[PDB]
Context: bound to proteins that are not shown
DNA sequence: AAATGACTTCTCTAAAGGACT
DNA sequence: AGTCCTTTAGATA
């Protein structure tokens, strides 16, 4: 530490495996801040 | 059902 | 509010036809 | 009239 791109590599201008794009929308979650509350 | 080196419910962002 | 992740839609065409030069 | 961009056509659990 090379990649259509991703991961792990050195597997030697690369090795192994994977890889459905582009566009559009939406939902979910995390973290912070804040309010009123629970609870050992 | 978890926890004060807090844990946690609902809610706004 | 900032962020990332995940889900559901559409397309994956040649040729007819119309507007313009 | 020829060009070329825009619309068109519409199956099957």
């Nucleotide at each position: 530490a090379a990649u259509u791109u991703c991961u792990a590599c050195u597997g030697u201008u690369g090795u192994a495996g994977a890889u459905g794009a582009g566009a559009a929308g939406u939902c979910a979650u995390u973290u912070a801040a804040u309010a009123a509350g629970g609870c050992c | 059902u978890a926890a004060g080196a807090a844990c946690u419910u609902u809610a706004u962002c």